[PDB]
Context: bound to proteins that are not shown
RNA sequence: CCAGCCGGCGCUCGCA
DNA sequence: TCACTACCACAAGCTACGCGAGCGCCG
DNA sequence: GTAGCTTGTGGTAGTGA
Repeated sequence: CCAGCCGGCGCUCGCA
């Protein structure tokens, strides 16, 4: 100085 | 007396639910 | 689901204009 990534689903961690 | 209800109990209604992180995809 | 906070209303003994 302009764009995909809003939200979400689902998935893993740390703290036993 | 007439009559209005007064007051106990139980069903019924909304709000929580740690902190953070990433990865593919969905309109 | 799970407990639980609150409201609201209907069900069962009183009591005075």

Primary citation: Sekine et al., Mol.Cell (2015), "The Ratcheted and Ratchetable Structural States of RNA Polymerase Underlie Multiple Transcriptional Functions". The RNA, together with DNA, has 60 modelled nucleotides. It comes from the structure "Thermus thermophilus RNA polymerase backtracked complex". Crystallisation conditions: PEG-8000, calcium chloride, 1,6-hexanediol, Tris. It was solved by X-ray diffraction to 4.31 angstrom.